[PDB]
RNA sequence: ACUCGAAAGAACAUGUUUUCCAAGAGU
Repeated sequence: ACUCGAAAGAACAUGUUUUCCAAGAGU
């Protein structure tokens, strides 16, 4: 400076060869 990424939530829909905040984290 940027970014990986659980639940639920939001956008939008039927999912990350869509995405966003952050639980924790990598560079």
This is an experimental structure of RNA with a sequence from Drosophila melanogaster, with 27 nucleotides shown.
The entry is an ensemble of 11 models.
The structure was determined by solution NMR and released in 2024.
Entry title: Another hairpin structure found in the RNA element involved in piRNA biogenesis.